[PDB]
Background
An RNA, together with DNA: 261 nucleotides with solved positions. Akatsu et al. published it in J.Biol.Chem. in 2023: "Cryo-EM structures of RNA polymerase II-nucleosome complexes rewrapping transcribed DNA". Among the 19 different proteins in the entry, which are not shown, are Transcription elongation factor SPT5, RNA polymerase subunit ABC10-alpha and Histone H2A type 1-B/E. The reconstruction used 74,079 particles. Released in 2023, the model rests on electron microscopy data to a resolution of 5.7 angstroms. The PDB entry is titled "RNA polymerase II elongation complex bound with Elf1, Spt4/5 and foreign DNA, stalled at SHL(-1) of the nucleosome".
Context: bound to proteins that are not shown
RNA sequence: CCUGGUGUCUUGGGUG
DNA sequence: ATCAGAATCCCGGTGCCGAGGCCGCTCAATTGGTCGTAGACAGCTCTAGCACCGCTTAAACGCACGTACGCGCTGTCCCCCGCGTTTTAACCGCCAAGGGGATTACACCCAAGACACCAGGCACGAG
DNA sequence: CTCGTGCCTGGTGTC
DNA sequence: ATCCCCTTGGCGGTTAAAACGCGGGGGACAGCGCGTACGTGCGTTTAAGCGGTGCTAGAGCTGTCTACGACCAATTGAGCGGCCTCGGCACCGGGATTCTGAT
Numbered sequence: 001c002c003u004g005g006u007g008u009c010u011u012g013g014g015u016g
Numbered sequence: 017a018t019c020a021g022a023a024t025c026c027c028g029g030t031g032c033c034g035a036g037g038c039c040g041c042t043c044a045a046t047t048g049g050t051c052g053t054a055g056a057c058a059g060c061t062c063t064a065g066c067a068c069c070g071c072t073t074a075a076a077c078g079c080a081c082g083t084a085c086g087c088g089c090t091g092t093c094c095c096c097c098g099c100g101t102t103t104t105a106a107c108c109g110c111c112a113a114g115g116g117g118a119t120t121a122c123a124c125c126c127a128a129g130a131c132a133c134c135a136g137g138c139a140c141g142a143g
Numbered sequence: 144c145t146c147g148t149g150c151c152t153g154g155t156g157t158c
Numbered sequence: 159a160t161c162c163c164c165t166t167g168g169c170g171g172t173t174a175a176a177a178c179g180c181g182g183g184g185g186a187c188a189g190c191g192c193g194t195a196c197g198t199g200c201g202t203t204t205a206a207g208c209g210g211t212g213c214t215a216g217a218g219c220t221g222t223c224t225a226c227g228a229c230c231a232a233t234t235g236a237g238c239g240g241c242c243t244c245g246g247c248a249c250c251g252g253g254a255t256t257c258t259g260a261t
C1' cells in the first nucleotide's frame, strides 16, 4: 500500500 | 540320280543351386591286459568210392518212299500313322451374404452425489 | 504389571 | 435402427498335348503253289543193366595242444553338421548338318 481466489462429471423436469 | 523340306547337333552365353573345400568335437576306433574256448593237428578205422569181368537185350543208326508241315508269292481291306481343333487336368478376381461408428437442431434455468477391501498400529478391559 | 481385543487409519486394486 | 465402406464366402478365367475327323497304305489272313527230312517199319549192331568181384583211400570220430577272440580301463583322431566358395551345363537362338519323300 498496492496485488486477489471456489471447481471437473451426470441424472430428471422446464424456456425460447 | 536329284532337290526341297522340316528335323537334329554344336556353338556364343549365362548364371545358379548343386558340387566342392574348411572348423569344432566327440563318439567310435586304437592301445594294453586278462580269460578261454573253438580251432588246428595227430591217430584208428571201415565204409564208401573205383576199376573190371560175365551174360543179357532193348535202344540207336542206316535204309525205302512219299507228304504235309514249311515257306515264297498273291488279293484284300483295315486300323493304325500322322496332322488340325480345343478341351479337361487344374489354376487365379469381382458379386450382395453381414459386423459395425454415427442421431434424435441451437442457447438458457431449476434440483442432488463424489472409492471399497485388507492389514497394521493404538487404546481399553481383564487376569 | 502384562496380554487379549475392539477401533481407527494407511496401503492397494476388481469380478 | 436405415444407408453405407468393406472385408470373409462361392462363381467366373488360361495353361500344355491328344481323341475325333480325315487322307491312306504295308502287310496279316487265307489261299496257290513248290519242297524235301524224316515217320514209320525193318535189319543190324552195341554199350548200358544187372550181378558180381576185387582194390584202395579219406572223412567220421576220438584225444591233445593252442592263440587270437571277448571283455576291460585309458587314449585319441577326422566325419557330421554346418559354413563358406565355386563352377557345368540346361535352357535360349542361331548356324551348320541331314534322311526322306516327290521329281
Base pairs, nucleotide, nucleotide: 009129010128011127012126013125014124015123016122017261018260019259020258021257022256023255024254025253026252027251028250029249030248031247032246033245034244035243036242037241038240039239040238041237042236043235044234045233046232047231048230049229050228051227052226053225054224055223056222057221058220059219060218061217062216063215064214065213066212067211068210069209070208071207072206073205074204075203076202077201078200079199080198081197082196083195084194085193086192087191088190089189090188091187092186093185094184095183096182097181098180099179100178101177102176103175109169111167113166114164116162119159131156132155133154134153135152136151137150138149139148140147141146142145143144
Other pairs, nucleotide, nucleotide, family: 107171cWW115163cWW118161cWW